[PDB]
Context: one part of a larger RNA, bound to proteins that are not shown
RNA sequence: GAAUGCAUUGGAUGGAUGCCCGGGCAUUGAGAAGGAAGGACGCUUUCAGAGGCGAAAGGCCAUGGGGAGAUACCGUCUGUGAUCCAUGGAUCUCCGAUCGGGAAACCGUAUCCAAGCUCCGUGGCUAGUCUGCGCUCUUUGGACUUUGAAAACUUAGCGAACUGAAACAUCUAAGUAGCUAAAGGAAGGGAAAUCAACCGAGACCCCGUUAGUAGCGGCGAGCGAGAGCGGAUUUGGGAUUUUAAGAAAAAGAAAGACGAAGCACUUCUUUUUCGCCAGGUUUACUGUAAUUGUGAAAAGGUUGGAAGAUCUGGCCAAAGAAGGUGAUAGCCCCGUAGAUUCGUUCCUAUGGUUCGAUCCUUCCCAGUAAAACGCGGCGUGUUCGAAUUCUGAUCGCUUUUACGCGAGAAAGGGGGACCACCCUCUAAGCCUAAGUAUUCCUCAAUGACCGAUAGCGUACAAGUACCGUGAGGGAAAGGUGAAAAGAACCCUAUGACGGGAGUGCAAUAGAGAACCUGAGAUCCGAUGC
Repeated sequence: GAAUGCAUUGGAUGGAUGCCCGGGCAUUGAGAAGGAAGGACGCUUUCAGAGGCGAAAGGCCAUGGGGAGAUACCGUCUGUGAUCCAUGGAUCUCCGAUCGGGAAACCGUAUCCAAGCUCCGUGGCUAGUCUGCGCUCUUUGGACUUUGAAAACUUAGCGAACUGAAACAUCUAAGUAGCUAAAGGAAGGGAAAUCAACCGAGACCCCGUUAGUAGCGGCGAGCGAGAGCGGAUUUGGGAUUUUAAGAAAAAGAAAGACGAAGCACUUCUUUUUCGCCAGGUUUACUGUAAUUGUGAAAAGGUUGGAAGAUCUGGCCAAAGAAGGUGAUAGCCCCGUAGAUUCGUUCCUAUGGUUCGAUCCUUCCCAGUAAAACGCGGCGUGUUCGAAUUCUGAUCGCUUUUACGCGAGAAAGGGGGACCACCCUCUAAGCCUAAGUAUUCCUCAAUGACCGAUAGCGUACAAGUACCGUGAGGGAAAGGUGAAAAGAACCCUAUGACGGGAGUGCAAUAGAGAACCUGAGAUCCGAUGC
RNA backbone atom coordinates (compact mmCIF):
# COMPACT_ATOMS: atom_id res chain seq x y z
C1' G A 1 0.00 0.00 0.00
C1' A A 2 -3.74 -0.92 -5.44
C1' A A 3 -7.73 -5.14 -6.05
C1' U A 4 -9.82 -7.12 -1.67
C1' G A 5 -10.99 -8.92 4.49
C1' C A 6 -12.74 -7.60 9.03
C1' A A 7 -15.11 -3.80 13.03
C1' U A 8 -18.16 0.10 12.68
C1' U A 9 -20.39 3.54 9.68
C1' G A 10 -23.22 6.80 5.00
C1' G A 11 -26.13 6.51 1.09
C1' A A 12 -29.17 3.38 -1.82
C1' U A 13 -32.93 -0.56 -3.27
C1' G A 14 -36.62 -3.60 -1.05
C1' G A 15 -41.18 -4.14 1.47
C1' A A 16 -41.30 -8.13 5.91
C1' U A 17 -42.21 -7.15 10.98
C1' G A 18 -45.95 -3.46 14.05
C1' C A 19 -50.52 -1.01 13.43
C1' C A 20 -55.57 -0.36 10.97
C1' C A 21 -59.85 -2.04 8.45
C1' G A 22 -66.82 0.14 4.64
C1' G A 23 -63.57 -6.82 3.21
C1' G A 24 -64.35 -11.93 3.66
C1' C A 25 -65.51 -16.49 6.47
C1' A A 26 -69.16 -19.47 9.79
C1' U A 27 -73.53 -19.54 12.35
C1' U A 28 -78.07 -18.16 14.91
C1' G A 29 -83.05 -15.80 14.89
C1' A A 30 -87.29 -14.06 11.90
C1' G A 31 -89.60 -14.21 7.21
C1' A A 32 -89.48 -15.79 2.58
C1' A A 33 -89.10 -19.18 -0.89
C1' G A 34 -91.10 -14.68 -5.19
C1' G A 35 -89.47 -14.98 -11.66
C1' A A 36 -85.84 -13.68 -15.68
C1' A A 37 -80.85 -14.42 -14.98
C1' G A 38 -77.45 -11.99 -18.10
C1' G A 39 -75.86 -8.33 -21.34
C1' A A 40 -75.59 -4.81 -25.72
C1' C A 41 -76.39 0.52 -27.31
C1' G A 42 -76.96 5.71 -25.99
C1' C A 43 -77.54 9.99 -22.49
C1' U A 44 -72.74 14.28 -18.34
C1' U A 45 -72.65 21.79 -16.46
C1' U A 46 -72.14 17.24 -12.79
C1' C A 47 -67.64 11.95 -14.08
C1' A A 48 -71.10 10.31 -8.46
C1' G A 49 -72.33 5.19 -7.46
C1' A A 50 -69.87 -1.08 -7.51
C1' G A 51 -73.83 2.33 -9.62
C1' G A 52 -79.00 5.85 -12.78
C1' C A 53 -81.48 7.21 -16.99
C1' G A 54 -83.97 5.78 -22.42
C1' A A 55 -83.77 10.07 -28.20
C1' A A 56 -89.01 13.15 -23.30
C1' A A 57 -81.78 9.70 -22.20
C1' G A 58 -77.11 11.47 -14.99
C1' G A 59 -83.80 12.20 -16.11
C1' C A 60 -89.55 14.93 -16.37
C1' C A 61 -94.68 16.04 -14.10
C1' A A 62 -98.53 16.29 -10.11
C1' U A 63 -99.41 16.16 -4.71
C1' G A 64 -97.76 16.69 -0.48
C1' G A 65 -93.50 16.84 2.92
C1' G A 66 -88.48 19.77 3.11
C1' G A 67 -85.89 23.74 4.62
C1' A A 68 -80.56 25.84 2.43
C1' G A 69 -77.85 24.67 -0.47
C1' A A 70 -77.14 21.61 -5.52
C1' U A 71 -71.13 20.39 -5.96
C1' A A 72 -65.46 23.67 -0.73
C1' C A 73 -63.99 27.60 -5.66
C1' C A 74 -65.23 28.61 -11.23
C1' G A 75 -69.56 28.84 -14.14
C1' U A 76 -74.48 27.99 -12.83
C1' C A 77 -80.26 26.84 -10.74
C1' U A 78 -81.86 28.38 -5.73
C1' G A 79 -85.80 31.89 0.18
C1' U A 80 -90.72 34.18 -6.70
C1' G A 81 -88.22 27.57 -1.49
C1' A A 82 -83.76 24.39 -5.00
C1' U A 83 -80.83 19.79 -4.45
C1' C A 84 -84.21 16.28 -1.42
C1' C A 85 -87.87 12.43 0.67
C1' A A 86 -92.62 9.74 0.05
C1' U A 87 -96.70 8.80 -3.08
C1' G A 88 -98.60 8.52 -7.87
C1' G A 89 -98.16 9.59 -12.91
C1' A A 90 -94.55 10.40 -18.76
C1' U A 91 -91.38 8.71 -21.59
C1' C A 92 -89.38 4.05 -21.52
C1' U A 93 -83.83 2.11 -27.73
C1' C A 94 -81.93 -3.53 -28.38
C1' C A 95 -80.42 -9.24 -27.54
C1' G A 96 -81.47 -12.97 -24.49
C1' A A 97 -86.90 -14.14 -26.99
C1' U A 98 -91.19 -16.04 -27.67
C1' C A 99 -94.39 -13.03 -35.09
C1' G A 100 -90.25 -14.70 -39.91
C1' G A 101 -84.88 -14.87 -40.60
C1' G A 102 -80.71 -14.94 -38.28
C1' A A 103 -73.57 -14.96 -37.79
C1' A A 104 -77.12 -12.94 -30.60
C1' A A 105 -77.68 -7.06 -29.63
C1' C A 106 -79.29 -6.81 -36.54
C1' C A 107 -82.94 -7.62 -41.12
C1' G A 108 -88.13 -8.51 -42.64
C1' U A 109 -94.07 -7.94 -41.19
C1' A A 110 -102.76 -8.81 -38.96
C1' U A 111 -107.89 -10.71 -39.71
C1' C A 112 -113.23 -10.64 -38.88
C1' C A 113 -117.23 -8.10 -37.54
C1' A A 114 -120.16 -4.29 -35.50
C1' A A 115 -120.84 1.23 -35.43
C1' G A 116 -118.67 5.12 -34.76
C1' C A 117 -117.62 11.77 -37.51
C1' U A 118 -114.23 12.71 -41.28
C1' C A 119 -113.17 11.32 -46.30
C1' C A 120 -114.54 10.07 -51.99
C1' G A 121 -116.88 9.06 -55.50
C1' U A 122 -121.91 6.87 -56.79
C1' G A 123 -127.33 7.66 -57.96
C1' G A 124 -130.87 9.86 -57.34
C1' C A 125 -132.88 12.21 -61.77
C1' U A 126 -138.15 11.75 -59.25
C1' A A 127 -133.45 16.16 -56.25
C1' G A 128 -137.33 15.30 -52.13
C1' U A 129 -133.06 17.23 -44.40
C1' C A 130 -131.84 17.66 -52.34
C1' U A 131 -131.94 11.23 -50.32
C1' G A 132 -128.98 6.87 -50.46
C1' C A 133 -124.96 3.20 -51.30
C1' G A 134 -120.62 1.42 -50.63
C1' C A 135 -114.84 2.35 -49.32
C1' U A 136 -110.78 3.67 -46.46
C1' C A 137 -107.12 4.98 -43.06
C1' U A 138 -108.41 4.81 -37.88
C1' U A 139 -109.94 3.75 -33.12
C1' U A 140 -113.13 0.70 -29.63
C1' G A 141 -114.29 -3.68 -28.38
C1' G A 142 -114.43 -7.78 -28.49
C1' A A 143 -112.93 -13.33 -30.50
C1' C A 144 -110.24 -15.19 -33.39
C1' U A 145 -105.73 -14.14 -33.30
C1' U A 146 -102.04 -17.98 -28.64
C1' U A 147 -95.95 -20.32 -25.76
C1' G A 148 -91.00 -19.27 -20.59
C1' A A 149 -86.44 -19.65 -17.88
C1' A A 150 -83.08 -20.45 -11.79
C1' A A 151 -78.74 -22.38 -6.45
C1' A A 152 -79.57 -26.02 -3.18
C1' C A 153 -83.66 -28.74 -1.82
C1' U A 154 -87.49 -33.21 -3.25
C1' U A 155 -89.06 -37.38 -6.07
C1' A A 156 -87.74 -40.49 -9.80
C1' G A 157 -84.73 -42.72 -14.70
C1' C A 158 -80.15 -44.30 -15.65
C1' G A 159 -75.73 -45.73 -13.55
C1' A A 160 -69.13 -46.31 -13.16
C1' A A 161 -64.22 -46.98 -11.88
C1' C A 162 -60.42 -45.80 -9.19
C1' U A 163 -60.01 -47.87 -4.23
C1' G A 164 -61.15 -52.46 -0.14
C1' A A 165 -60.40 -57.40 0.24
C1' A A 166 -53.31 -56.30 1.22
C1' A A 167 -53.42 -59.28 -6.23
C1' C A 168 -58.86 -60.54 -8.03
C1' A A 169 -63.85 -62.49 -10.81
C1' U A 170 -69.09 -62.87 -5.89
C1' C A 171 -68.87 -58.54 -2.38
C1' U A 172 -67.18 -52.78 -1.38
C1' A A 173 -66.87 -48.33 -3.42
C1' A A 174 -72.52 -46.87 -4.17
C1' G A 175 -77.58 -46.56 -5.55
C1' U A 176 -72.27 -41.99 -4.38
C1' A A 177 -70.01 -39.09 -8.82
C1' G A 178 -72.43 -37.63 -13.03
C1' C A 179 -76.47 -36.99 -16.75
C1' U A 180 -81.64 -36.51 -17.87
C1' A A 181 -87.12 -35.46 -16.57
C1' A A 182 -90.87 -33.71 -13.62
C1' A A 183 -92.85 -30.66 -9.15
C1' G A 184 -93.66 -27.07 -4.90
C1' G A 185 -92.16 -23.89 -1.72
C1' A A 186 -91.21 -27.88 0.75
C1' A A 187 -91.85 -32.32 -1.29
C1' G A 188 -93.07 -36.66 0.05
C1' G A 189 -95.65 -39.99 3.80
C1' G A 190 -100.22 -40.88 5.85
C1' A A 191 -104.81 -42.59 9.48
C1' A A 192 -103.59 -50.90 8.97
C1' A A 193 -104.92 -57.10 3.90
C1' U A 194 -99.99 -53.02 10.29
C1' C A 195 -97.28 -54.57 14.73
C1' A A 196 -96.96 -57.90 18.82
C1' A A 197 -97.83 -62.65 21.05
C1' C A 198 -102.50 -65.19 23.54
C1' C A 199 -100.94 -60.35 26.85
C1' G A 200 -101.43 -55.82 24.42
C1' A A 201 -100.63 -51.67 20.48
C1' G A 202 -102.76 -48.25 17.30
C1' A A 203 -101.72 -42.64 10.52
C1' C A 204 -97.44 -40.24 8.99
C1' C A 205 -92.77 -38.70 9.73
C1' C A 206 -88.24 -36.72 12.45
C1' C A 207 -84.57 -37.02 16.97
C1' G A 208 -82.26 -40.39 21.05
C1' U A 209 -82.27 -45.60 22.44
C1' U A 210 -82.60 -51.19 21.61
C1' A A 211 -76.85 -52.12 18.81
C1' G A 212 -72.93 -51.98 15.47
C1' U A 213 -77.26 -56.42 18.79
C1' A A 214 -79.50 -60.00 16.06
C1' G A 215 -78.93 -60.85 10.36
C1' C A 216 -75.99 -60.80 5.61
C1' G A 217 -71.18 -62.05 3.32
C1' G A 218 -65.35 -65.98 -1.89
C1' C A 219 -70.09 -66.71 6.35
C1' G A 220 -63.98 -63.22 4.32
C1' A A 221 -63.50 -57.71 3.93
C1' G A 222 -67.07 -55.08 5.45
C1' C A 223 -72.55 -54.16 5.00
C1' G A 224 -75.58 -53.79 9.44
C1' A A 225 -81.71 -53.54 11.72
C1' G A 226 -87.75 -54.03 12.55
C1' A A 227 -91.26 -53.96 16.31
C1' G A 228 -90.77 -51.77 21.32
C1' C A 229 -89.13 -47.62 25.16
C1' G A 230 -87.84 -41.94 25.39
C1' G A 231 -88.88 -36.80 22.88
C1' A A 232 -90.87 -33.56 18.63
C1' U A 233 -95.94 -33.76 16.97
C1' U A 234 -100.70 -33.67 18.30
C1' U A 235 -106.04 -34.79 13.79
C1' G A 236 -108.25 -37.03 11.65
C1' G A 237 -111.62 -36.30 7.91
C1' G A 238 -114.89 -38.33 3.95
C1' A A 239 -117.46 -42.55 1.66
C1' U A 240 -120.10 -45.41 5.72
C1' U A 241 -125.69 -43.92 8.52
C1' U A 242 -128.32 -45.48 12.27
C1' U A 243 -133.87 -43.41 7.92
C1' A A 244 -138.46 -40.36 7.78
C1' A A 245 -147.50 -41.05 5.68
C1' G A 246 -149.54 -45.40 8.19
C1' A A 247 -155.28 -42.83 10.82
C1' A A 248 -154.24 -41.54 15.98
C1' A A 249 -155.99 -32.30 15.02
C1' A A 250 -152.36 -28.28 14.95
C1' A A 251 -149.60 -24.55 16.09
C1' G A 252 -147.05 -19.33 13.24
C1' A A 253 -146.46 -13.10 12.90
C1' A A 254 -145.70 -6.06 9.15
C1' A A 255 -146.46 -0.99 7.46
C1' G A 256 -149.98 2.75 5.60
C1' A A 257 -154.78 5.60 5.71
C1' C A 258 -158.74 5.80 8.37
C1' G A 259 -161.40 7.48 13.11
C1' A A 260 -159.51 9.87 16.86
C1' A A 261 -157.07 12.93 20.54
C1' G A 262 -153.56 15.88 18.23
C1' C A 263 -152.41 8.37 18.77
C1' A A 264 -153.86 4.42 19.07
C1' C A 265 -158.54 2.33 19.83
C1' U A 266 -158.23 -1.01 15.67
C1' U A 267 -160.81 -1.72 10.87
C1' C A 268 -159.81 -1.95 5.35
C1' U A 269 -155.83 -2.75 1.68
C1' U A 270 -150.66 -4.23 0.04
C1' U A 271 -145.70 -5.95 2.37
C1' U A 272 -141.07 -9.75 2.87
C1' U A 273 -137.52 -13.66 6.17
C1' C A 274 -130.06 -15.59 1.35
C1' G A 275 -128.54 -22.01 -1.49
C1' C A 276 -124.01 -18.32 -2.85
C1' C A 277 -123.38 -13.88 -5.89
C1' A A 278 -121.61 -8.86 -5.74
C1' G A 279 -120.93 -3.66 -5.45
C1' G A 280 -121.88 -0.48 -2.50
C1' U A 281 -125.05 3.05 0.54
C1' U A 282 -121.46 5.59 3.83
C1' U A 283 -119.43 4.32 7.87
C1' A A 284 -119.36 6.10 14.60
C1' C A 285 -115.71 7.12 14.86
C1' U A 286 -112.42 4.99 19.46
C1' G A 287 -110.69 2.05 22.01
C1' U A 288 -106.95 -2.19 20.04
C1' A A 289 -100.23 -3.74 15.30
C1' A A 290 -96.03 -0.50 13.47
C1' U A 291 -92.72 2.53 9.83
C1' U A 292 -89.51 7.38 10.60
C1' G A 293 -87.71 12.13 12.58
C1' U A 294 -87.22 13.90 17.81
C1' G A 295 -84.42 11.57 21.58
C1' A A 296 -81.03 14.37 28.39
C1' A A 297 -76.14 15.62 30.85
C1' A A 298 -70.91 22.92 33.92
C1' A A 299 -67.28 24.36 34.10
C1' G A 300 -61.94 25.81 34.90
C1' G A 301 -55.95 25.20 35.37
C1' U A 302 -51.84 21.68 33.30
C1' U A 303 -48.48 19.27 29.27
C1' G A 304 -49.05 18.76 24.15
C1' G A 305 -49.61 20.31 17.45
C1' A A 306 -54.25 19.23 18.66
C1' A A 307 -56.92 16.81 24.90
C1' G A 308 -60.95 12.90 24.59
C1' A A 309 -54.74 12.82 28.36
C1' U A 310 -54.24 15.54 32.95
C1' C A 311 -55.46 18.17 37.77
C1' U A 312 -59.61 20.75 39.97
C1' G A 313 -64.42 19.48 39.95
C1' G A 314 -70.24 19.03 38.48
C1' C A 315 -74.31 16.71 35.58
C1' C A 316 -77.46 12.23 32.50
C1' A A 317 -78.54 7.27 32.68
C1' A A 318 -85.26 3.07 29.94
C1' A A 319 -78.95 6.52 26.44
C1' G A 320 -71.79 3.43 29.76
C1' A A 321 -74.61 -0.55 21.53
C1' A A 322 -71.49 1.80 18.51
C1' G A 323 -69.20 5.08 15.46
C1' G A 324 -65.76 10.20 14.31
C1' U A 325 -63.12 14.86 15.91
C1' G A 326 -55.58 17.04 15.59
C1' A A 327 -54.56 11.80 21.52
C1' U A 328 -57.89 7.33 24.85
C1' A A 329 -65.12 11.66 24.80
C1' G A 330 -71.32 8.81 29.10
C1' C A 331 -72.24 15.12 29.13
C1' C A 332 -67.74 17.62 21.82
C1' C A 333 -70.98 15.05 17.10
C1' C A 334 -74.27 11.50 14.82
C1' G A 335 -77.30 8.34 16.32
C1' U A 336 -78.47 4.97 20.53
C1' A A 337 -82.74 4.14 25.14
C1' G A 338 -87.28 5.98 24.89
C1' A A 339 -91.43 8.72 24.13
C1' U A 340 -94.12 9.87 20.27
C1' U A 341 -96.52 10.32 15.83
C1' C A 342 -98.33 6.60 12.11
C1' G A 343 -102.77 3.72 9.67
C1' U A 344 -102.86 -0.82 13.69
C1' U A 345 -110.33 -4.27 15.46
C1' C A 346 -115.73 -3.51 17.94
C1' C A 347 -119.20 -3.56 11.56
C1' U A 348 -122.92 -4.49 5.48
C1' A A 349 -127.37 -4.79 4.18
C1' U A 350 -129.52 -6.39 0.08
C1' G A 351 -131.97 -6.96 -4.39
C1' G A 352 -131.72 -10.45 -8.08
C1' U A 353 -134.80 -13.70 -7.35
C1' U A 354 -133.31 -17.73 -4.15
C1' C A 355 -131.88 -24.16 -11.07
C1' G A 356 -137.73 -21.66 -4.37
C1' A A 357 -131.16 -24.21 0.69
C1' U A 358 -131.45 -30.42 -1.53
C1' C A 359 -138.91 -29.57 -6.31
C1' C A 360 -130.09 -33.30 -8.34
C1' U A 361 -127.22 -37.23 -8.49
C1' U A 362 -121.31 -40.31 -11.50
C1' C A 363 -118.44 -45.52 -13.49
C1' C A 364 -117.39 -50.64 -9.64
C1' C A 365 -116.46 -57.63 -7.46
C1' A A 366 -110.63 -59.18 -11.69
C1' G A 367 -106.39 -60.39 -15.95
C1' U A 368 -106.94 -58.69 -9.74
C1' A A 369 -103.90 -61.54 -5.42
C1' A A 370 -100.97 -65.38 -5.88
C1' A A 371 -98.06 -68.92 -8.96
C1' A A 372 -93.22 -70.61 -12.26
C1' C A 373 -88.62 -68.31 -14.27
C1' G A 374 -85.27 -64.07 -14.46
C1' C A 375 -84.37 -60.04 -11.94
C1' G A 376 -84.14 -57.02 -8.16
C1' G A 377 -85.92 -53.47 -3.68
C1' C A 378 -86.16 -55.84 1.19
C1' G A 379 -79.17 -53.72 5.92
C1' U A 380 -80.86 -60.98 4.78
C1' G A 381 -75.95 -63.91 -3.15
C1' U A 382 -82.41 -65.08 -4.20
C1' U A 383 -86.11 -70.54 -3.76
C1' C A 384 -78.15 -75.22 -3.95
C1' G A 385 -81.64 -72.27 1.72
C1' A A 386 -85.00 -67.21 1.85
C1' A A 387 -88.88 -66.22 3.98
C1' U A 388 -92.56 -60.39 2.15
C1' U A 389 -91.46 -58.35 -1.70
C1' C A 390 -91.25 -53.96 -6.53
C1' U A 391 -91.64 -55.92 -12.46
C1' G A 392 -91.17 -59.24 -17.87
C1' A A 393 -92.82 -62.78 -20.61
C1' U A 394 -96.89 -66.96 -19.42
C1' C A 395 -100.88 -68.38 -16.48
C1' G A 396 -104.38 -67.17 -12.97
C1' C A 397 -108.91 -68.02 -7.25
C1' U A 398 -112.41 -67.02 -3.71
C1' U A 399 -119.23 -67.24 -1.64
C1' U A 400 -127.52 -67.19 -1.13
C1' U A 401 -130.65 -70.37 -1.39
C1' A A 402 -135.63 -74.36 3.27
C1' C A 403 -143.93 -74.05 7.19
C1' G A 404 -142.71 -66.16 5.17
C1' C A 405 -138.82 -68.49 9.52
C1' G A 406 -135.55 -70.96 12.13
C1' A A 407 -130.38 -71.01 10.76
C1' G A 408 -126.49 -72.40 9.76
C1' A A 409 -123.40 -72.29 7.59
C1' A A 410 -120.08 -69.16 5.38
C1' A A 411 -114.54 -64.61 1.95
C1' G A 412 -109.05 -63.58 2.02
C1' G A 413 -104.52 -61.86 3.51
C1' G A 414 -100.73 -61.58 7.63
C1' G A 415 -98.38 -63.60 11.85
C1' G A 416 -89.44 -66.38 8.85
C1' A A 417 -90.74 -72.99 4.28
C1' C A 418 -95.40 -75.67 5.29
C1' C A 419 -100.14 -77.70 7.77
C1' A A 420 -103.42 -77.47 11.89
C1' C A 421 -105.62 -74.40 15.27
C1' C A 422 -105.16 -69.25 17.87
C1' C A 423 -104.48 -64.14 17.11
C1' U A 424 -104.93 -59.78 13.74
C1' C A 425 -106.15 -57.14 9.63
C1' U A 426 -109.68 -56.24 5.19
C1' A A 427 -106.36 -55.50 -0.41
C1' A A 428 -106.82 -54.90 -6.09
C1' G A 429 -109.90 -47.34 -6.00
C1' C A 430 -109.22 -41.06 -1.32
C1' C A 431 -107.57 -36.18 1.12
C1' U A 432 -104.91 -34.39 5.09
C1' A A 433 -102.05 -29.21 8.91
C1' A A 434 -98.18 -30.28 12.28
C1' G A 435 -93.35 -31.77 12.98
C1' U A 436 -88.83 -32.36 8.45
C1' A A 437 -84.72 -30.30 4.04
C1' U A 438 -82.27 -26.34 1.37
C1' U A 439 -80.18 -21.22 0.67
C1' C A 440 -80.89 -18.65 -5.41
C1' C A 441 -82.57 -15.40 -0.84
C1' U A 442 -84.05 -10.54 2.59
C1' C A 443 -83.68 -8.23 7.70
C1' A A 444 -81.13 -8.70 12.22
C1' A A 445 -76.62 -10.61 15.46
C1' U A 446 -72.81 -12.92 17.10
C1' G A 447 -67.49 -14.93 16.75
C1' A A 448 -60.95 -17.09 22.71
C1' C A 449 -63.31 -16.04 13.17
C1' C A 450 -59.12 -14.05 9.27
C1' G A 451 -56.27 -9.01 9.38
C1' A A 452 -53.64 -7.71 2.92
C1' U A 453 -48.97 -14.43 0.34
C1' A A 454 -54.38 -14.57 5.70
C1' G A 455 -59.93 -14.34 4.55
C1' C A 456 -64.07 -15.84 -1.49
C1' G A 457 -59.88 -16.08 -6.68
C1' U A 458 -61.18 -10.25 -5.87
C1' A A 459 -60.68 -4.98 0.90
C1' C A 460 -58.11 -2.01 -5.30
C1' A A 461 -64.03 -1.16 -11.26
C1' A A 462 -62.18 -8.87 -11.67
C1' G A 463 -64.25 -14.20 -13.59
C1' U A 464 -61.13 -8.10 -15.74
C1' A A 465 -55.92 -8.35 -17.48
C1' C A 466 -53.27 -12.69 -19.26
C1' C A 467 -53.36 -18.03 -21.90
C1' G A 468 -56.56 -21.14 -24.81
C1' U A 469 -59.23 -22.45 -31.75
C1' G A 470 -62.76 -24.48 -27.94
C1' A A 471 -64.73 -26.60 -23.25
C1' G A 472 -61.77 -24.32 -19.64
C1' G A 473 -57.94 -22.04 -17.24
C1' G A 474 -56.71 -17.36 -14.17
C1' A A 475 -53.63 -13.71 -11.54
C1' A A 476 -51.48 -9.97 -9.05
C1' A A 477 -52.58 -5.16 -7.15
C1' G A 478 -54.68 -1.62 0.43
C1' G A 479 -52.32 2.73 3.90
C1' U A 480 -48.98 10.81 2.66
C1' G A 481 -50.62 14.22 6.95
C1' A A 482 -55.54 15.93 11.00
C1' A A 483 -56.20 19.12 6.88
C1' A A 484 -53.27 19.10 0.43
C1' A A 485 -52.07 22.85 3.98
C1' G A 486 -48.70 18.60 -2.32
C1' A A 487 -43.71 22.37 -1.99
C1' A A 488 -44.78 30.02 -4.30
C1' C A 489 -39.50 31.95 -5.12
C1' C A 490 -34.44 31.52 -6.44
C1' C A 491 -29.57 28.26 -7.80
C1' U A 492 -26.95 24.60 -11.50
C1' A A 493 -28.95 21.29 -15.39
C1' U A 494 -32.05 20.00 -21.93
C1' G A 495 -35.42 19.04 -18.24
C1' A A 496 -35.41 18.81 -11.47
C1' C A 497 -37.78 14.06 -8.32
C1' G A 498 -32.27 17.83 -6.92
C1' G A 499 -30.13 22.20 -3.11
C1' G A 500 -31.98 26.14 -0.36
C1' A A 501 -36.40 29.26 1.06
C1' G A 502 -41.19 27.71 2.86
C1' U A 503 -46.12 25.11 5.06
C1' G A 504 -46.15 21.37 8.17
C1' C A 505 -46.52 18.07 15.24
C1' A A 506 -43.31 16.37 11.96
C1' A A 507 -37.09 19.27 8.61
C1' U A 508 -40.87 16.40 3.99
C1' A A 509 -34.59 12.06 2.19
C1' G A 510 -36.71 9.05 8.45
C1' A A 511 -44.53 12.08 5.49
C1' G A 512 -42.13 15.17 -1.07
C1' A A 513 -45.96 11.86 -3.68
C1' A A 514 -46.36 4.20 -5.58
C1' C A 515 -45.12 9.00 -0.35
C1' C A 516 -46.20 5.47 7.80
C1' U A 517 -43.22 2.04 10.39
C1' G A 518 -38.76 0.45 6.54
C1' A A 519 -35.71 -4.96 8.30
C1' G A 520 -32.32 -9.34 5.55
C1' A A 521 -30.31 -10.78 1.08
C1' U A 522 -27.82 -6.96 -2.84
C1' C A 523 -24.51 -2.48 -4.34
C1' C A 524 -21.48 1.82 -4.09
C1' G A 525 -19.17 4.06 -0.59
C1' A A 526 -16.01 6.65 4.35
C1' U A 527 -12.79 5.50 8.34
C1' G A 528 -9.01 2.12 11.36
C1' C A 529 -5.84 -2.32 10.90